[PDB]
Context: one part of a larger RNA, bound to proteins that are not shown
RNA sequence: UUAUGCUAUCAGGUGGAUGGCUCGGCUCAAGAGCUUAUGAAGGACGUGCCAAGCUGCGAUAAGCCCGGGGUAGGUGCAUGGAGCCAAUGAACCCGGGAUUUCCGAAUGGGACCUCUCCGUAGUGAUCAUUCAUGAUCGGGAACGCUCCGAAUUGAAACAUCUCAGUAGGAGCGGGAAAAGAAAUCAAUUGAGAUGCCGUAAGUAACGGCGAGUGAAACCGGCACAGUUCAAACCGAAUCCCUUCGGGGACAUGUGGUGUUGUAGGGCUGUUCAAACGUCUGGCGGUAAAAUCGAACUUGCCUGGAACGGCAGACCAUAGAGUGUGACAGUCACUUAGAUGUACGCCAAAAGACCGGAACAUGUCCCUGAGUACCGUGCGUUGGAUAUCGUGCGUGAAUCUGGGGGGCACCAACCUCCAAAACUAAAUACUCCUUGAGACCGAUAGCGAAAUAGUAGGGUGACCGAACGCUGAAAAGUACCCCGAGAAGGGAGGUGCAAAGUGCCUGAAACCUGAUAGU
Numbered sequence: 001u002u003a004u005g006c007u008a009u010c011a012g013g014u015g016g017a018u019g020g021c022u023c024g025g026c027u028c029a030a031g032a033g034c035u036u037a038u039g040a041a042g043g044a045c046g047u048g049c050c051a052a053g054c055u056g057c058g059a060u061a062a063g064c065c066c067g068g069g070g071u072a073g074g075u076g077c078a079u080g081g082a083g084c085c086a087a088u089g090a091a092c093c094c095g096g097g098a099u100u101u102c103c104g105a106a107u108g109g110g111a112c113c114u115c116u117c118c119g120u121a122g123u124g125a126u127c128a129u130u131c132a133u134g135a136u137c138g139g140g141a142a143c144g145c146u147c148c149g150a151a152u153u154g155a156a157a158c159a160u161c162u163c164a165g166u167a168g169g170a171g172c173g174g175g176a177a178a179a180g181a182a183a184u185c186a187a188u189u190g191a192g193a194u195g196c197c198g199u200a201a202g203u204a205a206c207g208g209c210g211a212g213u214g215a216a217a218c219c220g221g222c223a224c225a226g227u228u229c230a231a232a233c234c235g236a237a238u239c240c241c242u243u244c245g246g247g248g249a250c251a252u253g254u255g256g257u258g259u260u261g262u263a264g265g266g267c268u269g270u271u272c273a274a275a276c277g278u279c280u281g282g283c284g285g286u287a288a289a290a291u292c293g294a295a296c297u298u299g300c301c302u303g304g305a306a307c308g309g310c311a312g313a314c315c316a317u318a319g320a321g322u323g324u325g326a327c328a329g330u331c332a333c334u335u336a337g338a339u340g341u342a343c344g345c346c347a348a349a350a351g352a353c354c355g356g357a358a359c360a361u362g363u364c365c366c367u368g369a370g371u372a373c374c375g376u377g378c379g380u381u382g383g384a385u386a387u388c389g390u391g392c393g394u395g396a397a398u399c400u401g402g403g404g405g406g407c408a409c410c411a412a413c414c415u416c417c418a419a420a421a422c423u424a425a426a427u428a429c430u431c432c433u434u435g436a437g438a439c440c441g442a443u444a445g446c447g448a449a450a451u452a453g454u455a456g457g458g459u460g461a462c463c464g465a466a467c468g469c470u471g472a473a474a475a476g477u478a479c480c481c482c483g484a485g486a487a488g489g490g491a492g493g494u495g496c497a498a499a500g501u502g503c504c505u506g507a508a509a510c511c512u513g514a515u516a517g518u
Base pairs, nucleotide, nucleotide: 005518006517007516008515009514010513011512012511013510019504020469021468024440025439026437027436028435029434030433031432032430033429034139035138042103043102044101045058046057047056049081050080053077054076064097065096066095067094068093069092073085074084075083108117109116110115118122124137125136126135127134128133143174144172145171146170147169148168154161158208184191185190195222196221197220198219205213206212226422227421228420229368233256234255237254238249239248240247241246261399263367264366265365266364267362268360269359270358271357272356277353278352279351280350284346285345286344290339291338292337296312297328298311299310300309301308313330314329315319321333322332323331374393375392376391377390378389379388401417402416403415404414405413456463457462476503480490481489482488
C1' cells in the first nucleotide's frame, strides 16, 4: 500500500553525443604535360560456378600472349561454399602486343528506334596534290590567343561614370600560348628585340574634376638570340612525286644573290680567307619494375598480449616513419648509404657539307599602297585638341626619299626605316605524379572516408543526400529446456573484457522500473 501525481538519484530501454582512432579531404610546393579516323573521351549493353551494385574487361569479355622484375602462393572492393590456376614459375609490378559488341567526331543510309535498312563490302563534309595519297573534325582541370558583350552594384537617388571589357557568349589552339628583333625609347651628347617580376605610383592622365578609374619610360632583376623573305643582278642554274621508266610544279618566275638607317644591298674593282649552322658519331650522363642495407626479439615484474618498469647487451652516414596483441634505432617494412635497369632521352671527342668579312668608285639600279597620313562617326583608353581599334570618305613619297620627337604649322637638332615573315629561355596553369603541412578529423574536411553526382527530386535546363569503428585471434556461442519457429527467451559457454555482428566508448532529451522525500 495515498490513487492520479511532484522533485532528486539510481537501474534499464531508446538514442547516437563525447572521447579515442582514421586507407578520406583540403591547401601549398616541386615536377610533368597533349590525345583521337590505326576510331578517342564518354555512354549503352554484355561479361563471374554460385554475382545484385561498383570496379575491371569486350562474345578471346574480373580476362589472352611475349620479355623483364618477383617467388610461393593466387582467384578485385569482399577470407563464404565448391573448384580452378601456379615450380612447364602463377599472383603481382614494369615494358610491349592481341582481342576489343553497339552508340559516340561517328563518317554507307536512317534514328521519340543505342538499333535498324541496303547490302554494289561502304573515301560523311570541306579541302591540298600529279589526282598514288594527305589534311581537318571529337576530347583535355585550368592556363593561352582572337572576336562579341550585360546587369545587379557604387556614386548613400540617378543619366556620363562605376560595376567592367567583368559575367556570359563564339572561334582558334599547345604543352605552353601570345610577344619579339625599333619607321622604338630618350634628350640637350644617350640606350639598343621580346616576355615576366620589382619600382616608378595611386604619380602623370581621365572624371556630374563627383564617386571613382589609372599608366609608361628611366632604373634593378630573371633569361638572353638572332634572323628569313619581296626587289635590284642572274634566268630554270631549281623543288616535289615515282612502280625509277617517268610524271608534276615552274618564264604570271622554281632556285641563286640579298635583307638594311652616322643607310643597306645590287652592278664594277681589290684584299682577307672562311665564322655561325646542318648531318653523322654515340666517351659518358639521365634512366622500369627492382636489389642490398647495421644492431636484442635477453633475465625478472605487471599483463590476455611487452614495444612498458627494473637489470643486462648492442647499432648509428641509419634516433624519418609505419606495422606488429600496450610506448620499438636493434621484430618486420624501412631509413642513412649504396646497387641495377629494356625501350628511350641528353650527350662530349672526331669526321661530311652550303659558306664568311672588309675597303675603293657612283647624272647608275632596288628597298613592301587603297598602304602610311588626313577628314568624319563610333567604340575603347589614363591618353588629356596628345590611346588604340575600325565604319565611311579621301589618299601619298621614293634616298635630292620617308616616319617620329604627347594641339597644328615653320625652322633647327636628335632619332629611326613601317605598311611582308619566323624565332628558344626567362612566364602562366593544374587533369596528373611526388612531397609537405600551427590545416579538417566523420553535422568537420570535397557533395561524396565514395556499391557518390550515388539513392532520391525535376518534362527539362538541373538539384542532390545519409551511412566510418567487434575482437589479439571468430575463439562469431557447442549441448540442453521453453517456444509453431531457421524468431526469441532461459540455462550454459568463448574471450582480459560481451565488445554478441549498423557490435569501441555509449551523454542528454525521451521512455520503463526502483529508491528517498512528499
About this RNA:
An RNA structure (23S rRNA, nucleotides 6 to 523) from Methanosarcina acetivorans, in which 518 nucleotides are resolved. The entry has 30 different proteins, among them Large ribosomal subunit protein eL18, Large ribosomal subunit protein eL15 and Large ribosomal subunit protein uL4. Fordjour et al. published it in J.Biol.Chem. in 2025: "Cryo-EM study and in vivo chemical mapping of the Methanosarcina acetivorans ribosome and its dimerization via a repurposed enzyme and translation factor". It was solved by electron microscopy to 2.38 angstrom. The reconstruction used 197,922 particles. An Rfam search finds the family "Archaeal large subunit ribosomal RNA" in it. Clan: LSU clan. Rfam links the family to the GO terms structural constituent of ribosome and ribosome. On this family, see Yusupov et al., Science 2001: "Crystal structure of the ribosome at 5.5 A resolution". The PDB entry is titled "Methanosarcina acetivorans 50S subunit obtained from methanol-grown cells".